Context: bound to proteins that are not shown
RNA sequence: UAGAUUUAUAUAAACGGCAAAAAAAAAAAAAAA
RNA sequence: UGUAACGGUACAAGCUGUAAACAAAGG
Numbered sequence: 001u002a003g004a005u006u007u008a009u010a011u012a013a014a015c016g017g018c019a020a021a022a023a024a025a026a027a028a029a030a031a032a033a
Numbered sequence: 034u035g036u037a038a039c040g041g042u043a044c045a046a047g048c049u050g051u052a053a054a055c056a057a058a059g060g
Stems, first nucleotide, its partner, number of pairs: 006038004039050004
Other pairs, nucleotide, nucleotide, family: 003052tSS018031tWS022023cHS040053tSS048054tHS055056cHS
C1' cells in the first nucleotide's frame, strides 16, 4: 500500500554540563535525591 | 503513543476530519 486527515496536549534533547522559559555572558550563585 | 476540543454524520457512550463512509472502469 487510491486519496485525504483541523485544533490542544508549552519539546533545538534522533541530545548533552547543572540551573527559571526542554539548554540563561564570566562572577556573585549556595546541591545527599 | 494516548487522550481531548470543535466540526460533519440519525443534533451520538458509535463513526469520523471541512475529501468529515468511502477511490477500486486513467497517458
Solved structure of RNA (LSU-4; LSU-3) from Toxoplasma gondii, 60 nucleotides shown. Released in 2025, the model rests on cryo-electron microscopy data to a resolution of 2.2 angstroms. The entry also models zinc ions. Among the 75 different proteins in the entry, which are not shown, are mL132, bL35m and Large ribosomal subunit protein mL54. Primary citation: Shikha et al., Nat Commun (2025), "Numerous rRNA molecules form the apicomplexan mitoribosome via repurposed protein and RNA elements". Lineage of the source: Eukaryota > Apicomplexa > Coccidia > Sarcocystidae > Toxoplasma. The entry is indexed under Toxoplasma gondii, parasite, mitochondrial ribosome, LSU, large subunit, RIBOSOME. The sample was in a buffer at pH 7.4.